[PDB]
Context: one part of a larger RNA, bound to proteins that are not shown
RNA sequence: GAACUGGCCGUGAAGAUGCGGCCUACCCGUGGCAGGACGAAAAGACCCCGUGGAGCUUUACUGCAGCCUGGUGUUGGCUCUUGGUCGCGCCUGCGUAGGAUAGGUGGGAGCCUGUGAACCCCCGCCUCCGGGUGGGGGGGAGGCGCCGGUGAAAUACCACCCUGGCGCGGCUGGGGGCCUAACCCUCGGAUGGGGGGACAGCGCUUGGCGGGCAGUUUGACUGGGGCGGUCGCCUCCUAAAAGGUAACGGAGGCGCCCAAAGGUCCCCUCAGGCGGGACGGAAAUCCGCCGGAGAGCGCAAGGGUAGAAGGGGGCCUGACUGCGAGGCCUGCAAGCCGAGCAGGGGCGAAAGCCGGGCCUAGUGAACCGGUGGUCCCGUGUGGAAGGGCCAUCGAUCAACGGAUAAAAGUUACCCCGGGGAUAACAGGCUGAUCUCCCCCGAGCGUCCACAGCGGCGGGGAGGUUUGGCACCUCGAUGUCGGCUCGUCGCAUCCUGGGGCUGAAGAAGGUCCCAAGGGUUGGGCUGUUCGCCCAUUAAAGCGGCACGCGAGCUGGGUUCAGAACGUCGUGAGACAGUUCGGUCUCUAUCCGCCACGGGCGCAGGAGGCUUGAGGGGGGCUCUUCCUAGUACGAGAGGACCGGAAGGGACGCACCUCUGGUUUCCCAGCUGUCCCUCCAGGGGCAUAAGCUGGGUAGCCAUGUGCGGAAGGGAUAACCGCUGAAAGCAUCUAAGCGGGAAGCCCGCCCCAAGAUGAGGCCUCCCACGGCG
RNA sequence: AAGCCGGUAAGGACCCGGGAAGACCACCCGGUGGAUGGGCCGGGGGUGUAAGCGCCGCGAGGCGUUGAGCCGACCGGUCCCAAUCGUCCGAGGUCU
Numbered sequence: 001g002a003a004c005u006g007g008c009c010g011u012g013a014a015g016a017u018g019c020g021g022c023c024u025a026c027c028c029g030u031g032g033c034a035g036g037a038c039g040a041a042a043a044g045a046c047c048c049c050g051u052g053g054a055g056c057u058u059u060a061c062u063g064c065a066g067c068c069u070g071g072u073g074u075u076g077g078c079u080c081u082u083g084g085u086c087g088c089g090c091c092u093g094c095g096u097a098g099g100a101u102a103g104g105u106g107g108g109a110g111c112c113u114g115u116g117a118a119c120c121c122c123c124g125c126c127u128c129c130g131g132g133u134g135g136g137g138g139g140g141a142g143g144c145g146c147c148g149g150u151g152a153a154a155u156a157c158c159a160c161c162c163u164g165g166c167g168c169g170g171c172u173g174g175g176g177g178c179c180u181a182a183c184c185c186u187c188g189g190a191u192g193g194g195g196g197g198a199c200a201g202c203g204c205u206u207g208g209c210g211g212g213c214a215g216u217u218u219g220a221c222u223g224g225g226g227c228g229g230u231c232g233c234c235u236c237c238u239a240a241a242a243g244g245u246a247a248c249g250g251a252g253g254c255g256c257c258c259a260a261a262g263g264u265c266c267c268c269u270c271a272g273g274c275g276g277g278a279c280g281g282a283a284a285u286c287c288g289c290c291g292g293a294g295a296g297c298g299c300a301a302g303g304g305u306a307g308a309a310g311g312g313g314g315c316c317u318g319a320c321u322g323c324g325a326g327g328c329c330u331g332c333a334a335g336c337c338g339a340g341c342a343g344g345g346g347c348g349a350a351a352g353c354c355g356g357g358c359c360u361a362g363u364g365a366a367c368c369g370g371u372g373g374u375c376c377c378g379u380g381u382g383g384a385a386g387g388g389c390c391a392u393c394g395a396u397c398a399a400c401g402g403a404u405a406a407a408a409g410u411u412a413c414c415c416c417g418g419g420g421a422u423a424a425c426a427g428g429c430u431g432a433u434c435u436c437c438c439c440c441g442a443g444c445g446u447c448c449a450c451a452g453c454g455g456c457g458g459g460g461a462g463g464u465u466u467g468g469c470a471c472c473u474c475g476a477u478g479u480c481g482g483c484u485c486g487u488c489g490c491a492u493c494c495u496g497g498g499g500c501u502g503a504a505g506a507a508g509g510u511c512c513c514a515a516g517g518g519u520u521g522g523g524c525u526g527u528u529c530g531c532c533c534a535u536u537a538a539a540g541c542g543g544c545a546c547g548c549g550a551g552c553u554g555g556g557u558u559c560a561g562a563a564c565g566u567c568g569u570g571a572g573a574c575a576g577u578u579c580g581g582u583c584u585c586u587a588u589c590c591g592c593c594a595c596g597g598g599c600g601c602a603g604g605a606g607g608c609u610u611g612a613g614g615g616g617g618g619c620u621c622u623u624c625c626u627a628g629u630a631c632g633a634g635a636g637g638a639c640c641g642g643a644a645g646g647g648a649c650g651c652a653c654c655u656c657u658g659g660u661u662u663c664c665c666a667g668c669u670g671u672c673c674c675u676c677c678a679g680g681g682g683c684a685u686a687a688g689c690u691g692g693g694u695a696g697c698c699a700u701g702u703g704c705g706g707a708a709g710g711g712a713u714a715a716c717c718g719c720u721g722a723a724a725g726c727a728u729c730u731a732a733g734c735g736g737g738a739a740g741c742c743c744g745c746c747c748c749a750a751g752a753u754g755a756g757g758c759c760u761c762c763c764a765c766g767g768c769g
Numbered sequence: 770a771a772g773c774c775g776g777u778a779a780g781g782a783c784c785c786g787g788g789a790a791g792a793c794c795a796c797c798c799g800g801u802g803g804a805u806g807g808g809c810c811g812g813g814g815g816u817g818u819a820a821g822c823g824c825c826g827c828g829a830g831g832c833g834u835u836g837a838g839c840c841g842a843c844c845g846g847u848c849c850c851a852a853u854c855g856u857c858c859g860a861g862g863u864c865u
Stems, first nucleotide, its partner, number of pairs: 003017001006023005026598008035590003040584001047419004052415002054411004060216005066209003070205005076179011088167004094130001100155001103161003107157001110144003119138001121136002124133001126131001183196005219231003228248001232254006255400001256298001257357002262316007270294001272290005296305002299362001301360003320343004326337003332401001345354003368394007376387002426473001427471001428469003432466001434462006443453002480555001481553003485547001486544005493518003496513006520534005561579004565574003599751001603762007613748004619647007631636001649705005657699004664692005669684006709743003716736004780858004784800005805851003808847005815839002821834005
Other pairs, nucleotide, nucleotide, family: 002018cWW011016tWH014428cSS030792tWS034587tWS037550tWH038472tHS038545tWS044046tWS044424cWW047224tSS048422cWS051403tWS057570cSS058060cWH058569cWS060407cSS061211tHH065210tHS069206cWW075200tWH076181tWS087168cWW094128tWS095152tHH096153cWW097102tWH097150cSS098100tHS101131cHS102151tWS106158cWW108156tHS109145tWS110156tSS113141tWS116139tWS116140tWS116141tHS117140tWS117142tHS118139tHS123134cWH125132cWW128130cSS149155tWH150154tWW151153tHS180198tWH181197tSS181198tWS182197tHS183200tWS190192cWS210212cHS216407tWS217408cWH218409cWH221248cWH223248tSS234300tWS235301tSS238247tHS239246tHH240245tWW252300cSS253361tWS254362tSS255363tWS255398tHS257261tWS258261cSS260317tWW269308tWH270295tSS271291tHH279280tHS280284tHS293306tHS295308tWW296309cSS304309tWS305308cSS308310tHS314347tSS318344cWH318354cWS321355cWH322355cWH324339tHS325338tHS329334tWS341355tWH348350tHS348351tHS364395tHS364397tHS364402tSS365397tWW366395tWH378384tHS378385tHS404406tHS409571tWS411413cHS419474tWS422474tHS423474tWH425477cWW431432cHS431433tHS431463tWS431466cHS433463cWW433465cWW440456cWW441454tWS441455tHS442454tWS445451tHS448502tWW451509tSS462464cHS462491tWS463465cHS470471cHS478583tWW484548cWW490515tWS492494cHS494537cSS495739cWH496738cSS497715tSS504631cSS504635tWW505630cWS505636tSS513714cSS514739tWS516618tSS518538tWS519539tSS519540cWH525529cHS535539tWH536538tHS537620tHS548551cHS554583tHS560581tHS568570tHS568571tHS595793tWS595794tWS600755tWS602863tHS603860cSS604779tSS610750tWH611749tWS611752tHS612749tHS626640cWS628629cHS628637tWS629638tWW630637tHS632634tHS632635tHS648706cWW654699tHH656701cWS661695tWS665838tWS675677cHS692815cSS693841cWS694842cWH699700cSS699701tHS708744tHS712740cWW713738tWH715737tHS720730tWH720732tWS721731tHS722728tWH723727tWH724726tHS730732cWH750752cSS751753cWS762778cSS763862cWW764861tSS767773cWS769772cWS775861tWH778859tHS779859tHS786805tSS790795cWS791794tHS799852tSS803848tWW803852tHS804849tWH805848tWH814840cWS817836tSS817837tHS819837tHS826828tHS826829tHS848850cHS848851cWH
């Protein structure tokens, strides 16, 4: 898609009208119902994926507007006075200690002094307020230094020395002021006047700020994604005795290092155990046995190894250049081992060994650049610029085969392309967890293991929890709660039957049997649950896509708005809260409730029926009698049997009670009308309004119903009774025994194609294959 | 023995008047030899004393006539109206 489109258990890509096996079912419709056709609609809006978009953010990257800022043009005239730096002069130097103001280094034993000392004064700079330092008056002959104290260092005198100021100047910046004549503004229009003014504006250039705007980036793995973790290399395992081999498997390491930890020649042998020995732990170093290697080998781990790779010593630099037969490894690219030849060398007497390191980690393609060389090219020529070639440098390019030289976020405002390759619902598999059962019998239970319990452990069932897995479904399987409507299981809440009891009775406990029926109303919260009130015989637990949204709801949740807390610079965000927020008239098929039409039921008809076989129904309480009897010290208080009332439910009914009764009657207002009054009509609903109300239809009302009874059973309790001289409910046989099972009651029912039965009626071929 | 066309039989559809039956269909009762519906009558039943008149009141009103008047469906009666008149279907009945 076409369809000739049933049910159940199964099965199947794990939810079947279509497969299997059963079961059911005559053909075709009409009105209805919505459980299914994983119904329709919309190439899921959640989730992921795509090196997919777009909006938003920002201390993501990168730019741009705009703003700032130097230079310069437009841009001219005069000044003033500022840094910065150099000549050049003057000055300048303070920890403490110490005559005290000690700049560095020489030199230095003598220096100054009628070229006027000491000592008072005053002038000038400098000041660490102590005094330095220059001069000068007056004074009128000594002062200073070596010495000595102190100190890191000495002091007179002499020299070379910016150490930090000042002052003149060169040279280079900076900031003002004034001017008018460019520019700019303005003035009852002006060749002009005024104001600003070389600034501002504007051109070119510099650098800055710059989510205001723009373009973009924002990795992958992943038992969904995110968070976390991870990413290259080495060792061991997993790895199934060649090699290889995966996981978000189990364990550790590397991103170096060593000029000796390299080459070679020569020596040497360990750790430990047990003795023995000053400080000496349980191993410091030394002695002696014994000790194949368990020590050592820079570092992980493994392999290796003293017949050295370990430990000590001597010369060295092969940690060579030029190559490289042949190979291991291997998708490429890379990685690995390497004899041998030549150049020149090292060690060794020599044989020979040496192209780093006992080995396996210590790493990085290309590109772009840098440096050192060099047979190379050199844009007419020579050179040069710049390349090449050889060497070598710059990578946490660590996301480690390395996207750009250069990059984060957010989206609940979101969008596209896709995915059941992948999450959230449901199912499925699983059954860890969950629920329930069972085994053991520590121990409890006065005594006593299972009356009731059950330590430590063990075995299962279920598939209602939370998960795991990712199997159908993302071109859609609506995702919590309620309501409505049920229907199943039984692991039983009540009711019924029964065993044990730590059962006197009554009330309980526990286990067995048992789903027929039943299993209340409220308060709170969206609740599921749960807690609470008041009852109750009880207030069961679960399944049915956590049953049921083409049945309703939409209170929870999860679109857009808004706000709190909180996180975030932000945009925004939260498995937090808060208020709000579009839930699709038409049913094709299956299925279901009703009701028909057709044909059939081997004559045709009109009645009346049987009941294969379906359905419905199935509840329960209290009181009283027995009897205050049995039992019981007491209090309490049965069985069995019997009566009477309840509750809820079911069917039917309307006499009663009580509803409705759209025009049955009446009352009433306003208005318009008939016809003025009176009496009427319409309209005020689809009755204007109000008071009543028969039939019918109805519940709140009335009657009836569950049952009696019979049969077989469950657990359980027995009789008789062997195997097995006993005993045994059992093996042979037989009995009791549940609200359950069968019948019984009510209803449907012969399409019961197995088409039944009985009563009655009508009959005949009339003309032809 | 339909394998036959065409009338019939008993019957039954159709049509009509209806129904505490009903969406339609069906089902059930009537169809003049009739009470099926409509009317009419009487009862029930509901309203609750109509109009018109007369009396009382100035008047809104009140008394009387009067349990009046009106009056769906219910229980009956009554052929007054309508179910007029008709038509079509339908045995003729298989097999050693």

Shown are 865 nucleotides from a PDB entry: RNA (23S ribosomal RNA, nucleotides 2018 to 2897) from Thermus thermophilus. The entry also models magnesium ions. The PDB entry is titled "Crystal structure of the ribosome bound to elongation factor G in the guanosine triphosphatase state". An Rfam search finds the family "Bacterial large subunit ribosomal RNA" in it. Its family is annotated with structural constituent of ribosome and ribosome in the Gene Ontology. Clan: LSU clan. Crystals were grown from: 100mM MES pH 6.3, 75mM KCl, 6.0% PEG 20K, VAPOR DIFFUSION, HANGING DROP, temperature 294K. The entry has 53 different proteins, among them 50S ribosomal protein L10, 30S ribosomal protein S7 and 50S ribosomal protein L33.